[PDB]
Order: sequence, then structure tokens, then C1' cells
RNA sequence: CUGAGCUCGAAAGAGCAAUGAUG
Repeated sequence: CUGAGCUCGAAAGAGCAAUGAUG
């Protein structure tokens, strides 16, 4: 530089997240 999230038997649950998540 990009800007809403990632994983496990669809998001009903748990951990860190705008006091900036992924490559």
C1' cells in the first nucleotide's frame, strides 16, 4: 500500500479486534 475482521462439524459458541484485522 488495502481498510472489517480470522480458525473449528454456516455466524447460535469461544479468543484478540477501529487503542487499525489479512497478504